Keywords: Toxoplasma gondii, parasite, mitochondrial ribosome, SSU, large subunit, RIBOSOME. The RNA (SSU-20; SSU-19) from Toxoplasma gondii has 36 modelled nucleotides. The entry has 64 different proteins, among them UNK3, mS92 and Small ribosomal subunit protein mS29. The sample was in a buffer at pH 7.4. Primary citation: Shikha et al., Nat Commun (2025), "Numerous rRNA molecules form the apicomplexan mitoribosome via repurposed protein and RNA elements". It was solved by cryo-electron microscopy to 2.52 A.

[PDB]
Context: bound to proteins that are not shown
RNA sequence: AAGGGGAUGUUUAGCCGGGAAAAA
RNA sequence: AUCCCAGGCUGA
Numbered sequence: 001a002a003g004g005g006g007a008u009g010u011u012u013a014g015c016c017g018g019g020a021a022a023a024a
Numbered sequence: 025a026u027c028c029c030a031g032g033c034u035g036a
Base pairs, nucleotide, nucleotide: 012035013034014033015032016031017029018028019027
C1' cells in the first nucleotide's frame, strides 16, 4: 500500500520374508 | 498385527 498477507493442500494398497516388545 | 528392516515383489 483498496486489490497475491490471495488460492490448493485425508492417509498409497497388498503379499512374502526377517527382527523386537506384550501375550503365550 | 503393524513397532522396525541399508530385505524384497506386485497394482492398466